35S rRNA, nucleotides 608 to 2336 from Chaetomium thermophilum (strain DSM 1495 / CBS 144.50 / IMI 039719): 884 nucleotides with solved positions.
It comes from the structure "Cryo-EM structure of the 90S pre-ribosome from Chaetomium thermophilum".
It was solved by cryo-EM to 3.2 angstroms.
An Rfam search finds the family "Eukaryotic small subunit ribosomal RNA" in it. For this family Rfam cites "Crystal structure of the ribosome at 5.5 A resolution" (Yusupov et al., Science, 2001).
The entry has 49 different proteins, among them Utp3, RNA 3'-terminal phosphate cyclase-like protein and Bms1.
Context: one part of a larger RNA, bound to proteins that are not shown
RNA sequence: UAGUCAUAUGCUUGUCUCAAA
RNA sequence: GCCAUGC
RNA sequence: GUCUAAGUAUAAGCAAU
RNA sequence: UACAGCGAAACUGCGAAUGGCUCAUUAAAUCAGUUAUCGUUUAUUUGAUAGUA
RNA sequence: UGGAUAACCGUGGUAAUUCUAGAGCUAAUACAUGC
RNA sequence: GUAUUUAUUAG
RNA sequence: GGUGAUUCAUAAUAACUUCUCGAAUCGCACGGCCUUGCGCCGGCGAUGGUUCAUUCAAAUUUCUGCCCUAUCAACUUUCGACGGCUGGGUAUUGGCCAGCCGUGGUGACAACGGGUAA
RNA sequence: GAG
RNA sequence: AGGAGCCUGAGAAACGGCUACUACAUCCAAGGAAGG
RNA sequence: GCAGGCGC
RNA sequence: CAAAUUACCCAAUCCCGACACGGGGAGGUAGUGACAAUAAAUACUGAUACAGGGCUC
RNA sequence: CGGGUCUUGUAAUUGGAAUGAGUACAAUUUAAAUCCCUUAACGAGGAACAAUUGGAGGGCAAGUCUGGUGCCAGCAGCCGCGGUAAUUCC
RNA sequence: CUCCAAUAGCGUAUAUU
RNA sequence: GCUCGUAGUUGAACCU
RNA sequence: GAUUAAUAGGGACAGUCGGGGGCGUCAGUAUUCAAUUGUCAGAGGUGAAAUUCUUGGAUUUAUUGAAGACUAACAACUGCGAAAGCAUUCGCCAAGGAUGUUUUCAUUAAUCAGGAACG
RNA sequence: AUUAGGGAUCGGACGGCGUUUAUUUUUGACCCGUUCGGCACCUUACGAUAAAUCAAAAUGUUUG
RNA sequence: GGAGUAUGGUCGCA
RNA sequence: UGACGGAAGGGCACCACCAGGGGUGGAGCCUGCG
RNA sequence: CGCGCGCUACACUGACAGAGCCAGCGAGUACUCCCUUGGCCGAGAGGCCCGGG
RNA sequence: UAAACUCUGUCGUGCU
RNA sequence: GAGGAAUCCCUAGUAAGCGCAAGUCAUCAGCUUGCGUUGAUUACGUCCCUGCCCUUUGUACACACCGCCCGUCGCUACUACCGAU
RNA sequence: AGAGGAAGUA
Numbered sequence: 001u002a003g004u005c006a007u008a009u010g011c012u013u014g015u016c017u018c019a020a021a
Numbered sequence: 022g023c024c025a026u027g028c
Numbered sequence: 029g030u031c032u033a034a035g036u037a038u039a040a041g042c043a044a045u
Numbered sequence: 046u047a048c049a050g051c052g053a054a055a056c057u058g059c060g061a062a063u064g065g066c067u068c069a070u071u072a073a074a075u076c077a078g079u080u081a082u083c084g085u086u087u088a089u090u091u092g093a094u095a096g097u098a
Numbered sequence: 099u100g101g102a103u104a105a106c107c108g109u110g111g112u113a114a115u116u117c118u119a120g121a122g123c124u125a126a127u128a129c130a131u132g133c
Numbered sequence: 134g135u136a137u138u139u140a141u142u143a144g
Numbered sequence: 145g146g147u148g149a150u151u152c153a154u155a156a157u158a159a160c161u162u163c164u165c166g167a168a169u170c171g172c173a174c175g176g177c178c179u180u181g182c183g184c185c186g187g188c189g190a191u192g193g194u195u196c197a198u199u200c201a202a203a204u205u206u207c208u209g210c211c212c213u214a215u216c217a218a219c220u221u222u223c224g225a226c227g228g229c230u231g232g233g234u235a236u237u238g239g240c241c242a243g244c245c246g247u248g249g250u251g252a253c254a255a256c257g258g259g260u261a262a
Numbered sequence: 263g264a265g
Numbered sequence: 266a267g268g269a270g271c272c273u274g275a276g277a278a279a280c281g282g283c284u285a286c287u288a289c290a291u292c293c294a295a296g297g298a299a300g301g
Numbered sequence: 302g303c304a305g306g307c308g309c
Numbered sequence: 310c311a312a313a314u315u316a317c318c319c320a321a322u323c324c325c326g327a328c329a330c331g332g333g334g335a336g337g338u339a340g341u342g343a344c345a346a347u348a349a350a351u352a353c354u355g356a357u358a359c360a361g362g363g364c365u366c
Numbered sequence: 367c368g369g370g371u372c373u374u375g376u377a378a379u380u381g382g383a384a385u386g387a388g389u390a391c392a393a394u395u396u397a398a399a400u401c402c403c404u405u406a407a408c409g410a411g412g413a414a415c416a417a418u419u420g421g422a423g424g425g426c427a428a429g430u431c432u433g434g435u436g437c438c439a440g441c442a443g444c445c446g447c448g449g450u451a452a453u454u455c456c
Numbered sequence: 457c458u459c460c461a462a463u464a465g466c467g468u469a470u471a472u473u
Numbered sequence: 474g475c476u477c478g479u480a481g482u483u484g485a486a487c488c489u
Numbered sequence: 490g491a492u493u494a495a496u497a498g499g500g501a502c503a504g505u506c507g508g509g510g511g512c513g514u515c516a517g518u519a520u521u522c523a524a525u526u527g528u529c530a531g532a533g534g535u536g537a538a539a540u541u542c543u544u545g546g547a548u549u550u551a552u553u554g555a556a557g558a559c560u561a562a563c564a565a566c567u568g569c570g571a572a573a574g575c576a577u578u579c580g581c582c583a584a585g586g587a588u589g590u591u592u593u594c595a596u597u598a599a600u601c602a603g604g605a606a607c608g
Numbered sequence: 609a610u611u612a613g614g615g616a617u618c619g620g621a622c623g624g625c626g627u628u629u630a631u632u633u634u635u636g637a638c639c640c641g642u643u644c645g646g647c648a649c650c651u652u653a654c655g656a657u658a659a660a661u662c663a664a665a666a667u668g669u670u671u672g
Numbered sequence: 673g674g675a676g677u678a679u680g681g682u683c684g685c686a
Numbered sequence: 687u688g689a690c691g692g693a694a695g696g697g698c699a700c701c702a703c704c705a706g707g708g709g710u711g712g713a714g715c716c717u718g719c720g
Numbered sequence: 721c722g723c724g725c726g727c728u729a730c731a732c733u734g735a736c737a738g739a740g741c742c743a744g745c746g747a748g749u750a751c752u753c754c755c756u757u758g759g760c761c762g763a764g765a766g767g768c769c770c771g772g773g
Numbered sequence: 774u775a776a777a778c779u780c781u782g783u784c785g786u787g788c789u
Numbered sequence: 790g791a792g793g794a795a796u797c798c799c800u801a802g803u804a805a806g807c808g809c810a811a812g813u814c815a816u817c818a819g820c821u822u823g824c825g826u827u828g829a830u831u832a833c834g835u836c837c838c839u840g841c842c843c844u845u846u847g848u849a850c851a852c853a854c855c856g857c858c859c860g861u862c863g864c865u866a867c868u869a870c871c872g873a874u
Numbered sequence: 875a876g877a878g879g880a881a882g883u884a
Stems, first nucleotide, its partner, number of pairs: 002473003006470006015348001017346001021341001022307003026304003029059002035056002041051002057327001066265003076209003081204002085202002091197003101129001106122001109119003134165001136161001138159006145152001167191001169190004175185003178181001211259003218250003225247003229243003233240001266287002269284002272282001289300001291298002314339001316338003322335001323333003353382005358376009386415001388408002390405001392404001418462007431440003474607001476605002481600002485493002495596001497597001498594003501590003505586002510582004516560003520556006531542002568575002609667002614650002618646001619644006626638003655662002687863006694844006702835002705800006713728003718723003730792001734784007755773001756771001758769002761767001805827008865884004870879002874875001
Other pairs, nucleotide, nucleotide, family: 012343tWH012464tWS016347cWW018345tWS019342tWS019344tHS020342tHS029326tSS032034tHS034189tSS036125cSS037052tWS039052tHS054105cSS055104cSS056126tWS061063cWS062274tHS064334cSS070263cWS071262tHS072210tWS079206cWW080205cWW085235cSS087088cHS087200cWW090197cWW090198cWW094195cWW095165tWS095193tHS098166cWH100101cHS101128cWW102126tWH103125tWH104124tWH105123tWH107121cWW108120cWH113297tWS115299cSS127191tWS135165cWW137160cWW144153tWS147149tHS174186cWS179183tHS216256cWW217251tWS221225cHS224227cWH224228cWH225248tSS226248cSS228239cWH228244cWW228245cWW232240cWW239244tWH259261tHS268285cWH273277tWH274276tHS280282tHS288301cWW289301cWW293296tWS310311cHS313341cWS317397tWS318320cHS318397cHS319321cWH320337tWS321336tWS338398tWS338399tWS351417cWH352383cWW383411tWH387409tHS390406tWS391405tWS395401tHS410411cHS410412cWS417463tWS427443tHS475571cSS475606cWW478603tHS479602tWH480601tHS487488cWS493495cWH494595tWS495497cHS498597tWS504587cWW504620tSS507584cWW508567cWW509583cWW514578cWW515577cWW519557cWW528546tWS529546tWS530543tWS535538tWH611663tHS611664tWW611666cWW612651cWW613650cWW614649cWW617646cWW618645cWW629635cWW630632tHS630634tWW632633cSS653654cWS655664tHS657665cWS693845cWW699836tWH700705cWW702838cWS705831cSS711793tHS711794tHS712729cWW716725cWW717724cWW731734cSS732787cWH741777tWW742776tWH743825cSS744809tWS744824cSS747750cWS755772cWW760767cWW761766cWW762765tHS775808cSS776807cSS800831tWS801831tHH802803cHS802828tWS803829tWW804828tHS812817tSS812818tWS835837cHS836838cHS872877cWW873876tHS
């Protein structure tokens, strides 16, 4: 130099399904 | 580990 | 918890002849 | 005017070996096949049902 | 072709919590008899 | 008559 | 009669139990005989009942399969550890339990102990 | 399986 | 709540059912009661 | 008696 | 220092009782949810006028 | 540094169609509601029905601060004379 | 103001692979 | 400093 | 009833080989000491200088004796032994290597935890 | 399993198209060939590889 | 890892 | 190895002599300095 | 107030009026002395034209 | 792009 | 109507007159600094007055010439004293 | 033997 079912945290969130909890 | 509430 | 016409009803309970 | 229709109360019967919970475990003793009760009970179901003192 | 008792009627007791008392009723597919 | 228990007999 | 076979099922006898049963119930039609007898006979169900089924069950019961291991080859007999007779209770079989004795029961074909990863 |  | 016993039913050693004892705790007019 | 909220 | 409703029903399927009614914390219907996963808005199309540079190594 | 290419733009003026988010009559679905499936009607001109999260870079004062052999350079600057219904600016 | 990136999604920190 | 040495470790071929 | 004899064993035998080890002997020089002379003014110790020996003679010359050490020169681009090591001659004591054989029990083999001798 | 041989080093064994011991047979010193066994040199590595270590640290870059 | 050249604190001295 | 002088002799000066020229200083304005 | 220093003023070298005749340094799209009575064009802010010192 | 200076003419010491 | 006493300056393109230009980081418009134009008198000698500096030591050498400058304390060295201990 | 006081010569 590029990934982590990898935790914390910031900003954002109009429409349709969809569901960890 | 406490504090309510339901019947 | 539970009433079938088919247990026991004189509720001064309804509601009739 | 026997009660009698409706029908709370109360008596009488059935009822609830379960809805589903919590937590030290249960190492062929459970259980899985697999036999059997000629070693045992069954509310309930439906059917057979009782010449008698 | 048989004794009850609850419900029912009343008197009520205590602070009273399925606490319950006495007196009187009255029947069951209820507890009980059956030459 | 039947229901229970004991024995006897048929079975 | 059945079954592979029972003292099985079944029947009778003699009694016994402080004797369970063989309805002193409810509703629904309303009728045959016509002794119109407050008649006799009469069905349709609901409930209740000795006995055998049947289902639903519940209870034991047998041949085999537990995961690992020898820092596990001795263990069980206490007051049953295994039989067997007698009982006793259990719904019944069973040392399940008490007399009463006998001698047991198992294991290097892996008992028993230990390790829980149910 | 124990309450 | 927990040992110990008991009763029902066809089926429970039934407990969110009785009787004592054990550990707490609620109503009272302080004698009594209902509570798991 | 378990469920609810806070919390280990 | 705080993040998933104190939801509506026995209507279905099924269970229990004198039993067509009476009862049901099985089950069903819905609410929240950017943890994901899925589709894809926030524009499409002309006309003329003016400007002469636009872009790249 | 000198090359290579030929149509590109506009905070320019105008004209068209398209509507789906949403608003929502109804009816239906359902224990009852809702979602769905239908659905009449309204529903677009930017100053709006108002896309974000990161990064890189340029420009700027009668402003400020610092360095130093005038006039340079640095870091930086929502802050400037007035003015807040004041300003219309990258 | 201009450019780049992803674009209903994106940034940041550490562990890192 | 080197040497012997044990457990252990590896064990010649040859023979339907 | 017993394979090849292994270009892997240990040993027997033979001529050897080694400044390999142990015991003892044998010399050799020099160092120190003592004596005898011939002695007779310094010798010496060094970078400069001193302690020191010194008219009983220190240094030196010659000739003896005693003791300690070691085996200079041959001494190696070698030889022996695993090691630290091994240097006169000769004797004794055992090992050991290498070669060769017309020698045999025939797998005895190969490397090292536990351990042990010498320095 | 070899390097890859050459020239030297001895410790044997065998042989001699040679001197000398030797008054001539032994015998031994010199010279030569074969041959083993070792102590080291030199180059190329047969290669390596951790490089300063090498005929071994050759078998750690197609690993058995 | 070495070498310098700075920077700022800490300590001893009279 | 120090301190202080005196004499006489040299040289130079519009802070000396000599010859002259110019200022300032009388009045007013005034910067400065005290 | 004092000391100065620069500058102004004060006559024969006058005053007036003509004619004639001479320098050297000096070049940043830079340089104007006032402040105004008035009038023009000014919705308003300024630029102008004419007089005063 | 000077003051000055030259030359030529009018008045005649006049706190101007 | 040219400026008392005083004190100060000045020796050649110097003193004195005259205008012009610039405004150079300090200084300077109450002026400053350049630039040209006109341009004399009078010393240009001497140390006498006032002073200031130096000689009497050296610095290389002649042919030549001078001929030992002086006073007051100090520092040392030797010699001998005056009064304590 | 001695610090002071005063003097000479070089």